[PDB]
RNA sequence: GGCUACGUAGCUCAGUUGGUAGAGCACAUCACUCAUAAUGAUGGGGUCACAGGUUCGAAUCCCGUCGUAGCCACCA
Numbered sequence: 001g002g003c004u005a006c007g008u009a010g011c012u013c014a015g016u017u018g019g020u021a022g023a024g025c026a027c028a029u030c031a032c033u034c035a036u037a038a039u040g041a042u043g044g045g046g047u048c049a050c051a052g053g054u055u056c057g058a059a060u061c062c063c064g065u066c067g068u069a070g071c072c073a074c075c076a
Stems, first nucleotide, its partner, number of pairs: 004069001010025003027043005052062001
């Protein structure tokens, strides 16, 4: 303390060099089974953590705060 990267769908991990509204796993509902659990086929959730700003169009961008490992290291 201004000062580098990180604040995602319940969990983890997305995405990259824009041409974006992904993945499994868990969950709900079936089925399978004598009843579970696997397996199978069906739906759920992103304010892709906040401001403002641009090309036709930034999860992306610029532009820095509310957030994460921090910064001491010319001493005779």